[PDB]
Context: one part of a larger RNA, bound to proteins that are not shown
RNA sequence: GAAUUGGCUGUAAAGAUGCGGCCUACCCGUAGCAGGACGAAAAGACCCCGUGGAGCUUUACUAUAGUCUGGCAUUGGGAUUCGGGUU
RNA sequence: GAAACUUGGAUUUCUAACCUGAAAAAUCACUUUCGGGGACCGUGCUUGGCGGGUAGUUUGACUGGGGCGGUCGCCUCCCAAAAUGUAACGGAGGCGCCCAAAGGUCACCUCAAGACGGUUGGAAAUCGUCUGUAGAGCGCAAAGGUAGAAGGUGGCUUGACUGCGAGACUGACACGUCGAGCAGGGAGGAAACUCGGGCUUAGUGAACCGGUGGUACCGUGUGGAAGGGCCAUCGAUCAACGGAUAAAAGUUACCCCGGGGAUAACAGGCUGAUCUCCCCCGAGAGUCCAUAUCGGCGGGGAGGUUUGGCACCUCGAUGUCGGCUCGUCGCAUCCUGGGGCUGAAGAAGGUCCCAAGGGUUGGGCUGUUCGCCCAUUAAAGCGGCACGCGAGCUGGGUUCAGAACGUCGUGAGACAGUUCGGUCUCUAUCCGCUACGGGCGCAGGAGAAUUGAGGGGAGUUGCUCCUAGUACGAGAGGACCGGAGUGAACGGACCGCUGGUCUCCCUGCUGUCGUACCAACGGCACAUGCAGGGUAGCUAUGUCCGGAACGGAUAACCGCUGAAAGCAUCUAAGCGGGAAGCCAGCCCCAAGAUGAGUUCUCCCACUG
RNA sequence: AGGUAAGACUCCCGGAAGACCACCGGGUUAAGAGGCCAGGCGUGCACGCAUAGCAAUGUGUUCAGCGGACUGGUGCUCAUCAGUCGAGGUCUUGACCA
Numbered sequence: 001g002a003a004u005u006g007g008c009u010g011u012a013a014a015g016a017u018g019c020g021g022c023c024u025a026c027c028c029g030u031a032g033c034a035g036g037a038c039g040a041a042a043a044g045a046c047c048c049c050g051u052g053g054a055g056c057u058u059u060a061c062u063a064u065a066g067u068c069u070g071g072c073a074u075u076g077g078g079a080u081u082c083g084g085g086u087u
Numbered sequence: 088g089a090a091a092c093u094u095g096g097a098u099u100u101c102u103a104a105c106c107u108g109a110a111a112a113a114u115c116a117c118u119u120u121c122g123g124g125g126a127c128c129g130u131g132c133u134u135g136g137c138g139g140g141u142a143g144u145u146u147g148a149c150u151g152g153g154g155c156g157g158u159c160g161c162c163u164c165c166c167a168a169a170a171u172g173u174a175a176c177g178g179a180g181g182c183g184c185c186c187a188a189a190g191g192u193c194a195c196c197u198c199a200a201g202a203c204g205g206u207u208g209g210a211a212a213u214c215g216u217c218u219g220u221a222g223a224g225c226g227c228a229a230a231g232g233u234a235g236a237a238g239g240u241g242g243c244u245u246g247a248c249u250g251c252g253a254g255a256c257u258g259a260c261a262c263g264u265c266g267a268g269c270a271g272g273g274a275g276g277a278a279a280c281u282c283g284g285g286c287u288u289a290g291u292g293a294a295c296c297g298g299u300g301g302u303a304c305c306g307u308g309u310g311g312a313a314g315g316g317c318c319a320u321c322g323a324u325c326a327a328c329g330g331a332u333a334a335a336a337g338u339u340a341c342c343c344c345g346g347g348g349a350u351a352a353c354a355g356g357c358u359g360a361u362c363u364c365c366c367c368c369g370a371g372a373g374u375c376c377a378u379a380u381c382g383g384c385g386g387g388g389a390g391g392u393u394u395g396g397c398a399c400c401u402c403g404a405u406g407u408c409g410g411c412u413c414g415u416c417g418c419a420u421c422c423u424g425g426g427g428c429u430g431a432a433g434a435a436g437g438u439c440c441c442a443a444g445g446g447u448u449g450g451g452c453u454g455u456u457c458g459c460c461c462a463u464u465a466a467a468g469c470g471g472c473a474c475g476c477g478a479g480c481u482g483g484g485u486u487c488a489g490a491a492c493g494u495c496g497u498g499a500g501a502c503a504g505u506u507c508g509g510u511c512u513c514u515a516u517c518c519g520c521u522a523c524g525g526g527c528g529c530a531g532g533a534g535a536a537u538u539g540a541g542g543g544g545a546g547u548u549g550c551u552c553c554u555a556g557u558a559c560g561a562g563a564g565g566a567c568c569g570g571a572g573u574g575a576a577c578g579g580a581c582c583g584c585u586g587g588u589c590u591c592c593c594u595g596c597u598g599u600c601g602u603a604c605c606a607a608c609g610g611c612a613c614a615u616g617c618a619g620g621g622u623a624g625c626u627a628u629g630u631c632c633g634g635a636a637c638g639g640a641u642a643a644c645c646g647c648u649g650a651a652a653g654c655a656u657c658u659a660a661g662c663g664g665g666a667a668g669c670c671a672g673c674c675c676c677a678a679g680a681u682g683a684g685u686u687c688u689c690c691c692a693c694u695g
Numbered sequence: 696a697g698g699u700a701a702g703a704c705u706c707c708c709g710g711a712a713g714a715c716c717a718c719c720g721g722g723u724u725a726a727g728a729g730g731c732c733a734g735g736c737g738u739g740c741a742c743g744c745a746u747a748g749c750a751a752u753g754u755g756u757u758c759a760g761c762g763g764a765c766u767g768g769u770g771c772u773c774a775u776c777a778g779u780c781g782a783g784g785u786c787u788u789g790a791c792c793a
Base pairs, nucleotide, nucleotide: 003017006023007022008021009020010019026526027525028524029523030522031521032520033519035518036517037516040512047347048346049345050344052343053342054339055338056337057336060144061143062142063141064140066137067136068135070133071132072131073130074129076101077100078099079098080097081096083094085093087090105124106123107122147159148158149157156176160182161181162180163179164178165177183328184226190244191243192242193241194240196238198222200218201217202216203215204214224233225232227290229288230287231286248271249270250269251268254265255264256263260329273282274281275280296322297321298320299319300318301317302316305314354401355399356397357396358395360394362390363389364388365387366386367385371381372380408483409481410480411479413475414472415471416470417469418468421446422445423444424441425440426439427438428437429436448462449461450460451459452458489507491505492504493502494501495500527679531690532689533688534687535686536685537684541676542675543674544673547575548574549573550572551571552570553569559564577633578632579631580630581629585627586626587625588624592620593619594618595617596616597612598611599610600609601608602607638670639669641668644664645663646662647661691784693697702780703779704778706722707721708720709719710718727773728772729771730769731768732767733766734765736762737761738760743756744755745754746753747752
Other pairs, nucleotide, nucleotide, family: 002018cWH005517cWS011016tWH014355cSS014356cSS016019tHS030714tWS034515tWS037478tWH038400tWS044046tWS044352cWW048350cWS051331tWH057498cSS058060cWH065138tHS069134cWW075128cHH076103tWS084093cWW086092cWW102126tWH104125tHS108121cWW112118cWW138140cHS145335tHS145336cWH146337cWH148157tWH162228tWS166175tHS167174tHH168173tWW180228cSS181289tSS183291tWS183326tHS185189tWS185285cWS188245tWW192275tSS195239cWW197238cWW199219tHS205213cWW208209cHS209211cHH221234tWS223234tHH223236tWW230288cWW233237tHS236238tHS242275cSS246272cWH246282cWW249283cHS250283cWH252267tHS253266tHS257262tWS258261tHS269283cWH276278tHS292323tHS292325tHS292328tWS292330tSS293325tWW294323tWH304315cWW306313tHS331332cWS332333tHS337499tSS340486tWS347402tWW348352cWH350402tHS351402tWH353405cWW359360cHS359361tHS359391tWS359394cHS361391cWW361393cWW368384cWW369382tWS370382tHS372377cHS373379tHS376430tWW377382cWS390419tWS391393cHS406511tWW407484cWS418443tHS420422cHS422465cSS423667cWH425643tSS432559cSS432563tWW433558cWS433564tSS441642cSS442667cWS446466tSS447468cWH453457tHS463467tWH464466tHS465547tWS476479cHS482511tHS488509tHS490506cWW496498tHS496499tHS515517cHS528683tWS531782cSS532701tSS538678tWH539680tHS540677tHS554568cWW556557cHS556565tWS557566tWH558565tHS560562tHS560563tHS576634cWW577634cWW582626tHS582627tWH583629tHS584629cWS589623tHS593760tWS622764cWH636672tHS637671cWW640668cWW641666tWH642665tHS643665tWS648658tWH648660tWS649659tHS650656tWH651655tWH658660cWH679681cHS690700cSS691783tSS692784cWW694695cWH694696cWW697698cSS699782tWH701781tWS708727tSS712717cWS721774tWS725774tHH739759tHS741759tHS742757cHH
């Protein structure tokens, strides 16, 4: 999924209405109850996995905005001094 | 030695660049008149540092889940099942070297250990003789191996060589191992000959990129040179050792995605170490005596409630502790019922046996289950049911986000530590369950009264009195048995009683509005505005009744007759007694009892 | 297969029955329910008037008045009228009778 959708005790991928044996059970509803249908909902958020991701951190790596610093321009003049060359 | 074209540095200073402020003209622009700063600052280029402020990333695997711990390559033994090969987070141990002589060859040499005898020297020394298939040695780890030596000692030495490599061992490959022989040259020996490291098996790193010495092939018009190649070498705890980039750590409980029952946590499953319970032996205690009870050291089973092991179904979801509600089941029985034994006089107990019908209280602390306490009791049982029960409730416990303490971390954050807080999803298809109809069936069509097959319910127990102050007992105390009452809880039914309700049955009351006003009344103040009573009904805390007697068959147990077994024996044939349990009895349901029953009564043999 | 018999249903009025259905009663040769009368029981002294008092109030009339579900009675109301269903009895065997 489709159903003509019981109980116990087994067996099975290890909790069976659907396999086995045994038991029970006339057909169909209405009002109700919530044990089961591993009931519904959301491809488990816990866990592990993926040489998957993203937020964060620092004395992980690496660059970098930023910032400090030497040199060169913008950028000129004169005194003093030391270093020294050309007459 | 100056003069001086000067080239720069350092401090100092000036002012045209440049910055900047006031003036009627706010941001600007200007003759500006000016005032300050001024080769600095600012700005373009470049040098080096700093730089989680930002950005891109890294953070191995193995693993009876992951983590923590340990482990990755190499050699030896065991596992390894007499070929080789063979795994485990199986059982032991070693390697990442050393040796210029521990190599080559040429010669000789023979060990460990014991006994006797011997000198500061005795366990052990050094010497002597005897024994001496090895009990020694071989640089390290073991196995093999070794006495004709590989082991101990010397002579001379550089083969611990260049050029190759028949043919084989081993590997998926790539590696790896052995090797006769050929040549160029040597080395030891007189010689045959031996030698291209060591008794072998561990002492290692592909490629890339590069350092050094050669060599002279390439070499961008040609000739050179830079640069490259082949030869030899050096660089690797690339040890996660077939090696990811030259270069890399954490955290997420704010978390997201893709998967996994290939893999943990809950539950089940297999298992039963541990947990629970029973049994066997009998030393010892019990003055005496193992066995009234208690059972050393040991032994054998059961159960499947404990903590586990294992990883089998389930990660496209099997909701986890505790409570509350609702039950039901097992018996390894807490009470009550029947028994045996007793260290059982009576009373009160102890232990074992039979027994699951019923029953098993309210409270204080804790989320607790448990447990401890209070007051009781006939008793205050043990487990199972997904540690029963969240499509039944709770949500205190614990495992989402907040925040705080201690603690760990440099940090973000962390903890099976604590603390305050924190969304528990209206409607049941099917089975199952409680109720209640419709249909058809039960060989005419009807109205009634019924048997009971089978099925449900119920089942609890104290206290007092009589027996009887009796048996028993020195005494105190104090019964069985049988017979009376009166309760508790529980259940059924009932409403006479005692009470509860009784939403308009009666009455009282306030405010406002209305029926013209007064008086009388009605609304509204609840979904009665409030109050006070309150019949029927329905109710409990109220009243009534119940749990049984009798009997049948049994359990443990106790006996009768009595063999096998000329005694004994409850049993082997037969037979009796014997429980709150079993069957029947009490109450209720019941012919769909498809095996569909019984009885009384009625209507009758129409019509095509 | 359809008129019907015995019987039942439908419908109406109700119930100490009940979610619905079901169940019990009555339905005029009727006391079923409602109403009405009586009584009961609840409430507790009505309206009006009178009197007392300045009045709030009191007192009498008044054991008053009021009235859901209770106990009887009574034909005042509605259960009127009608309709829909509902039998003819299988075969075999044995017994017994004409």
Keywords: Deinococcus radiodurans, avilamycin, degradable antibiotics, ribosome, large ribosomal subunit, resistance. Solved structure of RNA (23S ribosomal RNA, nucleotides 2001 to 2877) from Deinococcus radiodurans R1, 793 nucleotides shown. It holds a match to the Rfam family "Bacterial large subunit ribosomal RNA". The family has 102 seed sequences and 51,934 matches in Rfam 15.1. The entry also models magnesium ions. It was solved by X-ray diffraction to 3.43 A. Among the 27 different proteins in the entry, which are not shown, are 50S ribosomal protein L11, 50S ribosomal protein L23 and 50S ribosomal protein L16. Primary citation: Krupkin et al., Proc.Natl.Acad.Sci.USA (2016), "Avilamycin and evernimicin induce structural changes in rProteins uL16 and CTC that enhance the inhibition of A-site tRNA binding". The model includes bound Avilamycin (6NO).